[PDB]
RNA sequence: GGGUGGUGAAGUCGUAACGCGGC
RNA sequence: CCGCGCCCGUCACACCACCCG
Numbered sequence: 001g002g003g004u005g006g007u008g009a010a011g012u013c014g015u016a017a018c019g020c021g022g023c
Numbered sequence: 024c025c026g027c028g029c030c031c032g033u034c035a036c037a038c039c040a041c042c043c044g
Base pairs, nucleotide, nucleotide: 001043002042003041004040005039006038007037008036011034013032014031018028019027020026021025022024
C1' cells in the first nucleotide's frame, strides 16, 4: 500500500413487522 | 402518511485482528 473481518449511547443513509404520539 | 421507540444494517472515520505485497 491493498483486502477480509471484529468493535464504536457521535455521524451517514435506511428502517418491514411490532409499540407510542400526531395528522 | 408523518415523527419517535424497538431491533438494527450500510457507508464514513477510528482502533483491533488476520491475509496479500